About this RNA
Released in 2004, the model rests on solution NMR data. This is an experimental structure of RNA, with 21 nucleotides shown. The PDB entry is titled "Solution structure of ITALY1 ('Initiator tRNA Anticodon Loop from Yeast'), an unmodified 21-nt RNA with the sequence of the anticodon stem-loop of yeast initiator tRNA".
[PDB]
RNA sequence: GGCAGGGCUCAUAACCCUGCC
Repeated sequence: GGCAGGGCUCAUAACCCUGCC
C1' cells in the first nucleotide's frame, strides 16, 4: 500500500484493532 471482518452513525468518510500478501 491492497483485500476481508468488527466497532462508530440513522447511513456516510474518516479512525482503531486482527489476519494475509